[PDB]
Context: one part of a larger RNA, bound to proteins that are not shown
Molecule: 25S rRNA (3393-MER), nucleotides 420 to 1441
Organism: Saccharomyces cerevisiae S288C
RNA sequence: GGAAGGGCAUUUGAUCAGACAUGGUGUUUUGU
RNA sequence: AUUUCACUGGCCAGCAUCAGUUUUGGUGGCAGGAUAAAUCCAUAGGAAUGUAGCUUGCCUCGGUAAGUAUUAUAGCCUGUGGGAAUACUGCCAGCUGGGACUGAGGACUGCGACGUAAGUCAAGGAUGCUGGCAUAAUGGUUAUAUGCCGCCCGUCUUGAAACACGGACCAAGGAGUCUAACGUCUAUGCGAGUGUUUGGGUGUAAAACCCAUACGCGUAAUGAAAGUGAACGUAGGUUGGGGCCUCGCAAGAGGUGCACAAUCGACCGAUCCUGAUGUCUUCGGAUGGAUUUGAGUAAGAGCAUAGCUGUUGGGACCCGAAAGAUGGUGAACUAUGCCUGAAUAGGGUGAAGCCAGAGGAAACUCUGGUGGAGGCUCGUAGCGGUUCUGACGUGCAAAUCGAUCGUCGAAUUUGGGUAUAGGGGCGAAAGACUAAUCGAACCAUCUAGUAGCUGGUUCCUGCCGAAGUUUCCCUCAGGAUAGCAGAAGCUCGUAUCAGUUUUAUGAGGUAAAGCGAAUGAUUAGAGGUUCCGGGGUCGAAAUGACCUUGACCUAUUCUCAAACUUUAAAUAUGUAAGAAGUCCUUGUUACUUAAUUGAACGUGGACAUUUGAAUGAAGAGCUUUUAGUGGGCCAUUUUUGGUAAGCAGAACUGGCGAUGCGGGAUGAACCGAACGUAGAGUUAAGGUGCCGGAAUACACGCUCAUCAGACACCACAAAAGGUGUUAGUUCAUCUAGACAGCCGGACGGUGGCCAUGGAAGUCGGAAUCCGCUAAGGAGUGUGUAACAACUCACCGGCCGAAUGAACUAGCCCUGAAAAUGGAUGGCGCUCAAGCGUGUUACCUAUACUCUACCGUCAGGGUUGAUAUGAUGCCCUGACGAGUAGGCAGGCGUGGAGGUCAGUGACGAAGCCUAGACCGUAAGGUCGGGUCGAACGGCCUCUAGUGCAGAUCUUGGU
Numbered sequence: 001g002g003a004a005g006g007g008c009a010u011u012u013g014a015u016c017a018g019a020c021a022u023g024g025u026g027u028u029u030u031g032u
Numbered sequence: 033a034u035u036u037c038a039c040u041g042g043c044c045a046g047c048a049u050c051a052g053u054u055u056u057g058g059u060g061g062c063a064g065g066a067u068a069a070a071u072c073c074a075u076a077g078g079a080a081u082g083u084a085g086c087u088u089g090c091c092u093c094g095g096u097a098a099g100u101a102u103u104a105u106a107g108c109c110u111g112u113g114g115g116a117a118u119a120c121u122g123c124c125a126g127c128u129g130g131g132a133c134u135g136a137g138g139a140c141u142g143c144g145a146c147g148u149a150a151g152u153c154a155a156g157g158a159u160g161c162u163g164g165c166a167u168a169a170u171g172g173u174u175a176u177a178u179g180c181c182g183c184c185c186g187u188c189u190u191g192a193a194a195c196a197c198g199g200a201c202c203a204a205g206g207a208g209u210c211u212a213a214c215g216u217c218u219a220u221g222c223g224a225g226u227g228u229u230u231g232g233g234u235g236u237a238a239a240a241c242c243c244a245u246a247c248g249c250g251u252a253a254u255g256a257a258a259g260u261g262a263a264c265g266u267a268g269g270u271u272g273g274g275g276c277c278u279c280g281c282a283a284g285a286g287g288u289g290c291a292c293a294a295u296c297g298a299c300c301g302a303u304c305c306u307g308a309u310g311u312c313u314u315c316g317g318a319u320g321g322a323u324u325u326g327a328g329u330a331a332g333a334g335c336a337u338a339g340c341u342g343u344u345g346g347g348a349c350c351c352g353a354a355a356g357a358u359g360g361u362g363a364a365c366u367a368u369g370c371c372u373g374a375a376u377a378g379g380g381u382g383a384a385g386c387c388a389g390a391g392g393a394a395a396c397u398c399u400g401g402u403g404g405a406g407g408c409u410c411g412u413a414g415c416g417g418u419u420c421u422g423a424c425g426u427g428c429a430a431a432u433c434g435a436u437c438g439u440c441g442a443a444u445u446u447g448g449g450u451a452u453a454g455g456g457g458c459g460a461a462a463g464a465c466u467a468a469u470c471g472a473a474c475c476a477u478c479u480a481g482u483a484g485c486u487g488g489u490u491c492c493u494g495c496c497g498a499a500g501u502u503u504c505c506c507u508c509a510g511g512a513u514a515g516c517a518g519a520a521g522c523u524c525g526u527a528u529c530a531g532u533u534u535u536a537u538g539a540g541g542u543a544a545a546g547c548g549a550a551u552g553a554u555u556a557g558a559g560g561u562u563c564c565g566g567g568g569u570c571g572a573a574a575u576g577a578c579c580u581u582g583a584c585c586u587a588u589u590c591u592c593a594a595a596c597u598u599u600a601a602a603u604a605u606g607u608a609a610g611a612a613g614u615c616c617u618u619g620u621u622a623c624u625u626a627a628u629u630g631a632a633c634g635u636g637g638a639c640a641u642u643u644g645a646a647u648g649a650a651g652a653g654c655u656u657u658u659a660g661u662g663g664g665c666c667a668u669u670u671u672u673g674g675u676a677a678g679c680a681g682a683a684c685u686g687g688c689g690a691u692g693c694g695g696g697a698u699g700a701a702c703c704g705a706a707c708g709u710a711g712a713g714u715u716a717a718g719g720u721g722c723c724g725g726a727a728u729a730c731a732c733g734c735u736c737a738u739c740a741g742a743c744a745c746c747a748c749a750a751a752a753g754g755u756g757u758u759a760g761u762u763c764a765u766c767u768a769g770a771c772a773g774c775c776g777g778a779c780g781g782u783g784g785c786c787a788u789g790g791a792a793g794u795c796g797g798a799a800u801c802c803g804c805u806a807a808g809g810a811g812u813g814u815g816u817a818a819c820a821a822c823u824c825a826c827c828g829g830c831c832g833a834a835u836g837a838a839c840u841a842g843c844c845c846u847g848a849a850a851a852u853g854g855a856u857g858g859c860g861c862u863c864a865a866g867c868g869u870g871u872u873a874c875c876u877a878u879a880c881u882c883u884a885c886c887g888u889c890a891g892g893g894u895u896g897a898u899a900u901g902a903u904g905c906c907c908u909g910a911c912g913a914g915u916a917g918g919c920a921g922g923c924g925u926g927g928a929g930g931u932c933a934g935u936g937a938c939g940a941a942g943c944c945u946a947g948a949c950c951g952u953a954a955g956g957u958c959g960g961g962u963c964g965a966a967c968g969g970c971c972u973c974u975a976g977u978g979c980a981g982a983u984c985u986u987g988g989u
Base pairs, nucleotide, nucleotide: 006181007180008179009178010177012175013174014173015172016171042165043164044163045162046161047160048159049158050135051134052133053132054131055130056129057128058127059126060124061123062122063121064120072114073113076110077109078108085100086099087098088097091094144153145152146151184199185198186197187196200989201988202987203986204985205984210346211345212344213343214342215341217339218338219337220336221335222334225249226248227247231243232242233241253260254259268296269295270294271293272292275288276287277286279284298329299328300326301325302324303322304321305320310315349488350487352485356478357477358476359475360474361473367452368451369450370449371448372447373446374445375444378410379409380408381406385402386401387400388399389398390397391396414439415438416437419435420434422433423432454470456466457465491922492921493920494919495918496917501514503512504511505510515661516660517658518657519656520655521654522653529648530647532646533645534609535608536607537606538605544599545597546596551593552592553591556588558586560584567579568578569577570576613639614638615637616636619633620632621631623630664688665687666686669683670682672680673679693704694703695702708885709884710883711882712881713880714879718875719874720873721859722858723857727872730870731869732868733867734866741861752846753845754844756843757842758841759840760839762837765834773830774829775828777827779803780802781801786796809824813822886912887911888910889909890908891907892906893905894904923978925975926974927973928972929971930970931969932968934967935966942962943961944960945959947958948957949956950955
């Protein structure tokens, strides 16, 4: 390496949402 | 008063102890069987593939060659004193391990276990401890790669990926609508009534509001009509019947029963009967009735409005004829007539008329000229259009081009004018031509003509879920009808039932059987008898010492039947197995009986855990209405026609159609199993050399193919053959020579057969008169005239070790020939990876078990506190395939009423965006970009409301 496209699954790449930010002290610093 | 980030479980793990599901080891206890047999007691018997001495050719002293002792200097086979005590089976609420998946679920309860008394526990579902990481590490998305799987959708169809049709692509548009009259259902108002809306009055003016007419429908039916017209019963009796009316403390009845169903009655009209009083004697009209009839009464239910669905007429879901009609317009093409004009080289041939000669008696004939005729001829212009079946054939051209051709002075060619017009014209006639239209032109309209026919028919999910069958039809590609399906429901606290069995009892004429049973077939032999004819010892010789159809007879015998049958299954099939049932001199009757005799229906009495087999029952029963369908096809079995068919046609069932999934490589139907989304464990069918998950496992055989074989449906092979091989079935020969092979070996006493050119059978027919011995003739295949180159049959010298014939069926081989190269699925496989069989282990489906989550359906709980609309909250169980189709709950679009005193130029709507979130989904929300004026949410109203297709429309590409 004589089509491409698809399904399940992972891998790899790329890309992204969600999170221990105030609640032992009722408050040791930190524009109390 | 902005709240200091000693570890504020968000992500990923590890261990322990549990719980649920499961997988894989080891061990023990007990029970059972022949209470599974294991030395064997002096046991009790046996035998051989016989454990010591023997026999000679022979030895580097026990051994070669086998008949002898049945245990001895080995043993072995056959039981019925056993704590000898075991690969088998069963059980254990026995024990000890090793792995995996799952952790659903409360602000407070149950059932239990464990110590003799703080309570704990593995008991109505996971906690404890410990790490790492607060980030793209896990995860979502998307691109690729990898493993395995995946034909193109829509449509018609039994069947489509089809070498069936539409579809090159994209946008916008694009198809069950509205109305008149209605059916069912449901909602609402009023209710024996109901409806205001023709109109009038008002009005903030098509609104709204108001109105003490009529009219429609309903309140009465029935009959063709004239007409007549619904209670002598508590608006009846009987059966059932929900609900209601006492409780008695654990069987438990009675009373009232308006829906409704069944039933017997009663009333009204019609029909058919009776025909009373009475009387313009011909009218009048029952109380009495009738296996008669009505769309009736029997304490009304209707009217109106709205909605879905269904119906009919309408353009009638959308698009689609060939046609038909009405009224018009064309002879610029072309056809034909007419009128008026125009055009047509040069040759060939050489008609009549004429001239001159020649001949002739005449008639007239001949010769040479002249002349210039012809729907003549060769051939230009012209007009046509034969052949190449040439070019071209998405052309120069919707008819042309080139060459070759026809014709070319005329029935010629042609311009203009004019005439003829559509069922009309015109036609030297081809149905030709009549403006690229002609077997009836063109234009508009009727006309959206009709179509049982083709095509298309626009969102999601949920639940249910078919038919290709019945009858009728100018019915056969269609309808109606019934069936199958959906929806809406309506009547109860245990459903009177069932594609099943049992028991009992029927019915049946198929299978089989039978034909020395009927009917009908049908093969062979077994007595007599001149009742016409075929023939003869003898000649009709009389019923004559014979056979032949039998013209008069019974006993057998072989074989048969869809339209034969005595018999007679299997399967299938009817009924019953009780409360509406059962046991009293009638209680009633107009029926019935001789008759209280019966028949039918009854009142009172006796019978709930067994209410009179089994199993199940998932709620019974019932009604209305409506969709689709009315092309079917395929297994097995039965079966018809046919040689057969992947053929045509039936029966029962199961399937496919309508259906995925695992297997049969592949395939509608075969096998397995039917499907919500996931997880774990087992499996089915099918498999386990490699492709490919799983034993190149175990065990016994068999087969070697110079076309092996290799798994149902199924993708084919037969008759007939093979000392190829294997097994098996059927006779002779084993101290008494066994089959092919090597060389041999047969005598005599009296001696059994045709010939005058032959034999111990040898051109021939026959096959027992005799002996010395374990052992032999009447004797062989072509054939030197009548006797020995081969000897049937006895053995010898051969340890031998087993043979002969026919047959049977396993594997293999021959039989076995087709076309592109080629298919046990492929590779390859040979004590198989082939074939038959046995035993396991192992693999994996959307199936089974268990668990979670979604939905649906069903059955229930819940009026509880100064938090939780009761279509709220919650508990329990089961279930989930789906075309045509039905229903439900939702998603989206334009416009309308109300509301959010909603969003918005600080950016609405629209558009782009492998950005995010939510929902199973239709879709909704949001980030980013672009953008510039409007637009959303929610409750409702309404429709020109959703596209991938229609050789769809328009446009763009």